[PDB]
RNA sequence: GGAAUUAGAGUGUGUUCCUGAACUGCUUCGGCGGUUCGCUACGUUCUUCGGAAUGUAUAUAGUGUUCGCAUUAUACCGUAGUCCAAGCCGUGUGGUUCGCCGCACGUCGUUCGUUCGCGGACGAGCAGGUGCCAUAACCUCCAAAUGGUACCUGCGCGUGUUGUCAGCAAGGUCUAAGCUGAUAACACUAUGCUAACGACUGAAGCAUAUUGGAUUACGGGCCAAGGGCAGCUAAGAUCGGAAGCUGUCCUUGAGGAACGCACUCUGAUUCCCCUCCGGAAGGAGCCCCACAGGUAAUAAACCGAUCAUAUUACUUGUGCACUCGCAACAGUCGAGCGGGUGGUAAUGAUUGCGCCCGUUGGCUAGAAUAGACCACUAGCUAACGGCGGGUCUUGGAUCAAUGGAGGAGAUCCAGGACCCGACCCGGACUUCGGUUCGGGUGCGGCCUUAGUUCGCUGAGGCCCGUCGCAUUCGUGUGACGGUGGUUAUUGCGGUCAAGGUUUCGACUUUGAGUAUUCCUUCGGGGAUACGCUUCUUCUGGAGG
Numbered sequence: 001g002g003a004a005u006u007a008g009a010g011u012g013u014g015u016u017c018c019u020g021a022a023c024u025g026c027u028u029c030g031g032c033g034g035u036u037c038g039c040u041a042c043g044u045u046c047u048u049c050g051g052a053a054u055g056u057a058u059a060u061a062g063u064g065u066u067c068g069c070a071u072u073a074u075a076c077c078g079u080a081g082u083c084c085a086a087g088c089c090g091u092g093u094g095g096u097u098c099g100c101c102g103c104a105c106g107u108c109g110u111u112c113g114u115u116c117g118c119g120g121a122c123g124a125g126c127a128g129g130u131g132c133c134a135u136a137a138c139c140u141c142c143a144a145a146u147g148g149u150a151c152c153u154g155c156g157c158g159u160g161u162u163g164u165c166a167g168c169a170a171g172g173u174c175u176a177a178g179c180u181g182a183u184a185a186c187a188c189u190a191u192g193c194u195a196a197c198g199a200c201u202g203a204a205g206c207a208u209a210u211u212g213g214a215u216u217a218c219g220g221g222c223c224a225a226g227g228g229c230a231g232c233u234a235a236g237a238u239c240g241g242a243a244g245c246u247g248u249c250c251u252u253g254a255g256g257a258a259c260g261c262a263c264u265c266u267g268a269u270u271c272c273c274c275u276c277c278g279g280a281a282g283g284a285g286c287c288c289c290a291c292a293g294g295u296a297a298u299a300a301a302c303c304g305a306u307c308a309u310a311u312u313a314c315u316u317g318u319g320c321a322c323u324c325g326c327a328a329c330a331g332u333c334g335a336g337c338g339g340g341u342g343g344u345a346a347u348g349a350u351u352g353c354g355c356c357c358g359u360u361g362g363c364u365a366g367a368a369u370a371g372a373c374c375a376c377u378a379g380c381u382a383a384c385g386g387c388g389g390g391u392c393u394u395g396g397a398u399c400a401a402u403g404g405a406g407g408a409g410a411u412c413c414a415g416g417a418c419c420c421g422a423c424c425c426g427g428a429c430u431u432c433g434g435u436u437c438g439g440g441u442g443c444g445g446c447c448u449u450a451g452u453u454c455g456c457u458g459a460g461g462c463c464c465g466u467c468g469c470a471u472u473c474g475u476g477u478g479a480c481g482g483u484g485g486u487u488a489u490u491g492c493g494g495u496c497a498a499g500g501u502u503u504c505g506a507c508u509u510u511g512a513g514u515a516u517u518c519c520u521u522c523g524g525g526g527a528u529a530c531g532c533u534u535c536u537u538c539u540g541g542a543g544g
Stems, first nucleotide, its partner, number of pairs: 001272019020037007038222002040057007058075007076220011087157002089106007107124007125155011138407006158188011171374006189209006197334006223253011236307006273544014287494002289319011320342007343492011354443002356386011387421013422441008444463008464481007495512007513530007
Other pairs, nucleotide, nucleotide, family: 027031cWW028030cHS047050tWS048050cHS097098cHS097099cHS115117tSS136144tWW137401tWS169177tWW170368tWS195203tWW196328tWS234242tWW235301tWS300308tWW327335tWW367375tWW400408tWW452455tHS502505tWS520523tWS
């Protein structure tokens, strides 16, 4: 807190009985019956001027009628409709019920003009634009940034939309999208739906509601009670029911007595549920994080039932990084399903092979939010090439800037052309020397072959390491290992412990609270304690 009650009190409720005032009917003059039995106001009728009967209903008039009463307008109130308005902060202005609400305006200070109104001029503040100058190159040009000036442009704050610009945005160009910052114009009530797997933000198209103003139609004395109808109380939804409340329509109305009935209020007794703490007992679990599935409970109603979402507990899974599609109006976060591209570790398949430098293609990345194109740089991949110096010429990069673009100079690299020089081999002539012609020039290793004085050198051929086999040498083949490229199939969160590999950089395979102890087959088992998560039982205190 809820329920079962319990003792009182209050409110009504019906059922039954009694009592009183006034009027009225009947009568054997004795009594009984029927009416009104709320309240205020205004008529009518009878008045003992005490009062009673009877009819009517918001006020203001106005007009008509059978007193009564009707009717026409206005005002007020209420209920339905329709239309309009609605961020914030100030100023002015209006009226409301102090509260409060509407309407019209907008940087601030001087003023001057002077119509509720504002208007004009000047100054200041804030933001933006344009011109000029400066800070910066060897020179020239363009843009941006910063500073200083001149001349203009506006004007409260917040959010959002549309148009137009600039920036994020690169090495450059083009085409789209997103975000940010300006500028101009426009719009600002609330809650839902369309709308999705869930959640969040903003918008559009609607639907419903909230207030305030205006307008249209209908209605009208006040109080209490009952009934009908509608709405609300009231959830994240849907359905059914109950109680309470507000409207509207209809009906009713004296006093006091008993009976039960219903709803509240106060106190108390008994019982029951949930939450927060504390204590005890008995079970089950054990790494951390995130996200799904299943079950149960709580969020949570006035009750009942059925769903959805969130939280907690238990249980069962899952785990690389990006991106697209299902999937919207746009954006963000998480998930599911499907697809695509990447890392990266392991195991396969497939195809290459000495090292260094340079060139030429091809592919990929640097590089963006994407797409397309052109350059630059790097890697891989082939293919081709390789001596030095000088001169000329072409291209790229750097000096070198905030960036670009153009013109120069200097430096570096590469290509093309010309000349010269160095080494080696062959031919030619030259006593020879030397000259001339042809060819070669990277490095390391091996094979074949020739020569030197061993050393060492030249020519030719070949190229990952090891082993085997077969060739006339040359090499050709097979297997294993190393090392790339391509490709296929799998694996991928964090921490700790153990095992394995390793450049010792770092990976990989297993396992899971912590400690002690025991047995192992050394994989893994337990067993006993400790710590924590819980679940169950009991109990003390507090709250619902």
Notes
This is an experimental structure of RNA (Chains: C), with 544 nucleotides shown. The 2023 paper behind the entry is "Structure, folding and flexibility of co-transcriptional RNA origami". The entry is indexed under RNA, origami, nanostructure. The depositors describe the entry as "RNA origami 5-helix tile".